[PDB]
Context: one part of a larger RNA
RNA sequence: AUAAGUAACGAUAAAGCGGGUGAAAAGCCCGCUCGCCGGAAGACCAAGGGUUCCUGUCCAACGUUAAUCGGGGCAGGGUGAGUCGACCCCUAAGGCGAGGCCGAAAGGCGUAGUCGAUGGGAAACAGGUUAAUAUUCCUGUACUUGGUGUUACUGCGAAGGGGGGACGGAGAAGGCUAUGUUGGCCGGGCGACGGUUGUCCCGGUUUAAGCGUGUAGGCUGGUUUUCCAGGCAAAUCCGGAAAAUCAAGGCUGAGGCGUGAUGACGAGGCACUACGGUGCUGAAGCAACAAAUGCCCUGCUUCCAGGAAAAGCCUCUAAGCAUCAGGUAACAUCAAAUCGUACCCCAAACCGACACAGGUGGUCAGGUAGAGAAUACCAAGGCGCUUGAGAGAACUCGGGUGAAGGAACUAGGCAAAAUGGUGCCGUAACUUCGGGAGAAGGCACGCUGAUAUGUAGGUGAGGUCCCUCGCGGAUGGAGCUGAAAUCAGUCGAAGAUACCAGCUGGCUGCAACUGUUUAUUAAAAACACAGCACUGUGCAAACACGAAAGUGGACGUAUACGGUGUGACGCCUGCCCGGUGCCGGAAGGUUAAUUGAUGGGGUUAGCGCAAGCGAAGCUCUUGAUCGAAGCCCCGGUAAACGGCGGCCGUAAC
RNA sequence: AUAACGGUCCUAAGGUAGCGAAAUUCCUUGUCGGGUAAGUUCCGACCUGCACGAAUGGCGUAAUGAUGGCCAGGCUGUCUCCACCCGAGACUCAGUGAAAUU
Numbered sequence: 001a002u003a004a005g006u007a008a009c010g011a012u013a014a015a016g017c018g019g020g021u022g023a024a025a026a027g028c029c030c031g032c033u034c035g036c037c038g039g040a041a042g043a044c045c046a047a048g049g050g051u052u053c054c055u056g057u058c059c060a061a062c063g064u065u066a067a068u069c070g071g072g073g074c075a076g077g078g079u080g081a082g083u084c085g086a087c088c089c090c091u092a093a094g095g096c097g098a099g100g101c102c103g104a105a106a107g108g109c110g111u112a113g114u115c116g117a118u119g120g121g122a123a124a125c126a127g128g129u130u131a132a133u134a135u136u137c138c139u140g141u142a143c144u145u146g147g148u149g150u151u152a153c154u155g156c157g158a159a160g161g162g163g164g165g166a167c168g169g170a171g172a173a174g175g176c177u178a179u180g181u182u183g184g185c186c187g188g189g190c191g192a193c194g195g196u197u198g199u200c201c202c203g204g205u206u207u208a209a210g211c212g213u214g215u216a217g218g219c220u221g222g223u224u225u226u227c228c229a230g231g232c233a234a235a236u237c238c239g240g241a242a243a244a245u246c247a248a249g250g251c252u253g254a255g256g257c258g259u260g261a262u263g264a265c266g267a268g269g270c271a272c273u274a275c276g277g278u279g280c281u282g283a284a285g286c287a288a289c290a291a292a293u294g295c296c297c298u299g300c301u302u303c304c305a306g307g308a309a310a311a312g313c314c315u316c317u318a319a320g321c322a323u324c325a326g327g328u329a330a331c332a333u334c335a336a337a338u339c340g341u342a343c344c345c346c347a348a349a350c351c352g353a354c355a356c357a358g359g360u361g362g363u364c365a366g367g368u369a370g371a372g373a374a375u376a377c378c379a380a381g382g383c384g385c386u387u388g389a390g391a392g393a394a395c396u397c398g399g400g401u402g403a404a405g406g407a408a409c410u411a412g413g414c415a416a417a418a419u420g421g422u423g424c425c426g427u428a429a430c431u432u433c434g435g436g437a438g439a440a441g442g443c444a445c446g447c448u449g450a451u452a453u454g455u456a457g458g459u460g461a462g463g464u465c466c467c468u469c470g471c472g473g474a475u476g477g478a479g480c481u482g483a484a485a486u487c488a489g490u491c492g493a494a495g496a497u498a499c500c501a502g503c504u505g506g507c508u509g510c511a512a513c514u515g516u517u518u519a520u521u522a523a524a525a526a527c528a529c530a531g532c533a534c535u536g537u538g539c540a541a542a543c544a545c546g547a548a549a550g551u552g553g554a555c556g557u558a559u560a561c562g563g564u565g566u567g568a569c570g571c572c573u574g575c576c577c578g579g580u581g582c583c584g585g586a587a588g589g590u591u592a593a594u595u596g597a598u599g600g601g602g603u604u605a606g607c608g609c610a611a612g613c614g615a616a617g618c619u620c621u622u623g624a625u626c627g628a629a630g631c632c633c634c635g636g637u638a639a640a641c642g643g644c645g646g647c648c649g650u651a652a653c
Numbered sequence: 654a655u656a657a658c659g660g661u662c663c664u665a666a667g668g669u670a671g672c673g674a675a676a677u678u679c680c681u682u683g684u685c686g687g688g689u690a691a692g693u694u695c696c697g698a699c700c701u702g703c704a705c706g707a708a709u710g711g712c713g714u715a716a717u718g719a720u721g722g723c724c725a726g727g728c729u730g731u732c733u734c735c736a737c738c739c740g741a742g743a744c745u746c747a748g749u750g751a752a753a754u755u
Base pairs, nucleotide, nucleotide: 001755008749009748015033016032017031018030019029020028034384035383036382037381042364043363044362045361048344049343052342053077054076055075056074057073058072062070063069082143083142084340085339086338088121089120090119094115095114096113100109101108102107124141125140126139127138128137144336145335146334147333148332149331150330151329152328153327154326155321156320160316161315162314163313168303169302170301171300174296175295176294179290180289181288182287183286184205185204186203187202188201189200190198206264207263210259211258212257213256218251219250220249221246222245223244224243225242226241227240228239230238231237255471265285268281269280271278272277304307350359351358366378367377368376369375387747388746389745390744395742396741397740398739399738400737401736402735404733405732408731413728421445422444423443424442425441430435432568446490447489448488449487450486451485457481458480459479463475464474465473466472491495503726504725505724506723507722508721509720510718511717515527516526531566532565533564534563535562536561537560543552544551545550569713570712571711572710574644575643576642579641580640581637582636583635584634585633588632589631590630599621600620601619602618603617606613607612645662646661647660648659671705672702683699684698685697686696687695
Other pairs, nucleotide, nucleotide, family: 002754cWW003753tHS004752tHH005006cHS005750tWS006751tWH007750tHS009064cSS010354tWW012740cWS013383tWS014034tWS014384cSS021025tWH022024tHS022068cWS025068tWS026387tWS027065tWH027066tWS036041tWS038040cHS038379tHS038380tHS039365tHS040042cHS040380tWH046345tHS047345tHS047347tWW050342tHS051078tWS051079tWH054131cSS059070tWH061072cWS063355cWS065387tWS067386tWW071348tHS077132tSS078079cWW081341tWH082123tSS087337tWS090310cSS091117tWH091309cSS093116tHS097112tHS098111tWH099110tHS102548cSS103106tHS108549tSS117119tHS119308tWS120311tWS122144cSS124135tSS125208cSS129134tWH130132tHS141209tWS157319tHS158160tHS158317tWH160233cWS164312tHS165311tHS166310tHH167309tWH172299cWW173297tWW175254tSS177292tWH178291tHS186283cSS191196tWS204284tSS208261tHH209260tHS214253tWS214255tHS215254tWH216253tHS216296tWS217252cWW234317cSS235316cSS266283tHS266284tHS267282tHS270279tWS293373tWH304306tHS321324cWS343349tWS344349tSS346361tHH347360tWH352356tWS370372tHS370374tHS394743tHS403730cWH403734cWW406729tHS406731tHS407413tHS407414cWH407415cWW407729tWH410412tHS417728cSS419502tHS420501cWH426440tHS427439tHS428437tHH429436tHS431434tWS432714cHS435715tSS452484cWW454455cHS454482tWS455483tWH456482tHS460478tHS461477tHS462476tHS467470cWW492494tHS510525cSS512715tWS512716tWS513529tHS517524tWH518522tHS525676tHS530567tHS532639tWS536542cSS537541cSS538557tSS539557tWS539558tHH541554tHH542553tHS542561tWS546548tHS546549tHS566708cSS568714tHS572707tWS573708cWH576665cSS577637tHS577640tWH578642tHS587633tWS591629tWS592627tHS593627tHS594626cWW595625cWW596624tHS597623tHS598622cWW604614tSS604615tHS605614tHS608610tHS610611cHS638641cHS643666tWS656658tHS663667tWW664665tHS664666tHS668669cHS668706tWS669707tWH670706tHS673700tWS674681cWW675677tHS678680tWS688692tWS688694cWW689691tHS692694tWS707710cSS730734cWS
């Protein structure tokens, strides 16, 4: 190049119009409507990313279209901490590891130690403010840990002892707050169309840490004296023991109240007001009820599967120092460094090659209905998902309805349709007596009035009384809140009217059951399983990982641990030990390395005429004797691997 | 019909209880009965177990199961036999603009 200017432009949550800017506007800005999310499609973070944040400017490329717009290009700006986090102190799993032990080398393990958060450890809150940061800046009001100095009173001292830190699951209420609703209060409003000065409509009614008080409630008997085989020595501390005396001692503790606050904030006004906002001012700012999964609560009750470590912190003394040094309290002063801090963070910025219908931990949790964090519709807030405009064929996708029939479809009721809530009544076979069971099946559900101008119940003011006179107790019932039921009436075809929300029954195979599995065609009858059995294992256990050291098994000890098969429970689990394996056995046979008896050969000093013989030494071979397990052999063993046969012809037809 | 009974060969010994046409049965859609107008499936019996069988367990078993098979009531566009409708594409216009293959 081709297919072809074809498929597609990434959730069917949805857009319409006016104005503005511009060369150009469906997409940008402003405005009015509409639609969508709202246990998020809102808000705040960790992880990760790393300037995507804000402002100006630009539209080539990037954006599945245009683009004036952008997480794009370019430039500038932006991240302010004693109190948040990191760093830091402390340790878990685990890592590294002086010596050390082990290993051909490399290296392995590990002691003392040293690292390692996902855990423990000091302290700040509200308001205001920037185009972009704030518990970091500003205003107001606080708090913590150290250094130094003065003063007063003093036993101080650890790499040691003790305490504390310090811990599970489930459940149950009680007391609270966050928060919500209503009333009151304050401000505004009197209605585009009938009514609306009232039991009417809209908005607001907010305020922290800190400090003081120490309540609901939880835990525990205090105080003094003497003594001691314990806490590696010591100890006034812890533990233990024996007496005396009193009962009220202490610790912990949400919230409330007071203060903080004559403040701040505050609906709205008043003067500038480039209609972008700033000075000043700014009323009410209460009560009742409801109420958490948050707080009291690291509590209480209960259960078995029996529930970190270390430091900070509080005490105890040793060695040492004591008219010092150190310790405690008050006041004053100084210090609290360094790094992170923008922005996204269920996502267009992270992991998926993408501006990808996927994935991603924690925190916050409004209204009506509701059992509810389900569901529907909404608030705060955020969005309409980066091609549109027309047309209204087949066909495909996602849905709605359907005459008569009703599984005739089909491998199969696949799919679809259907059932669906609460209360009461009622409920079979079978059963391990728990179940089966929501078996099946039947009836009633709205609204209004009355009972009762809102009942039962909950909550609880004032008043009165008591008092160890306080956040107290009793009485008291105002106010508030508020089911369920009965009776009567009433509307519709339909009252669990929407969303939401079991089809049911009968027979049978398999597996007991809850669970697990082929991430990505198999969820099952497969795997696990409690239970059962066999077998190994006496502890330096068997066994496993390791050339080894060592480690697991186990800081366990046969009621333990490993391996194997079986697989709840009920009734049971028969015969066979020839084969293979395993466990025993002993006579005999055979049998390795090792040992080297005997025999043969080579060489040659010598003997010889020379054929030949041949000492000692060395040397090549032969392989007597010694020799374990194993095997053969004998016995046992099957919830060890396994086996559980053939051939014959006749029931009074 | 059976070959119970008996005899005989072989072997280590020749399948007991229970179950059985089965997740096992070739012949086979075995035979009979049930269910259906009609049932190679299903359920209950029979036993001729090709080729069950007792911890590679046998036979039962309430409960349980996104488990296999079968039958009913209800329900329906699953079907007789499709019709209409509401949306997203397909079709037309503007913008952007692929692919396998050759």

The PDB entry is titled "E. coli 50S ribosome bound to compound streptogramin A analog 3142".
An RNA structure (23S ribosomal RNA, nucleotides 1262 to 2017) from Escherichia coli, in which 755 nucleotides are resolved.
An Rfam search finds the family "Bacterial large subunit ribosomal RNA" in it. The family is grouped with related families in Rfam's "LSU clan".
The entry has 8 different proteins, among them 50S ribosomal protein L3, 50S ribosomal protein L2 and 50S ribosomal protein L15.
The sample was in a buffer at pH 7.5.
Released in 2023, the model rests on electron microscopy data to a resolution of 1.91 angstroms.
Keywords: E. coli ribosome, streptogramin A, antibiotics, RIBOSOME-ANTIBIOTIC complex.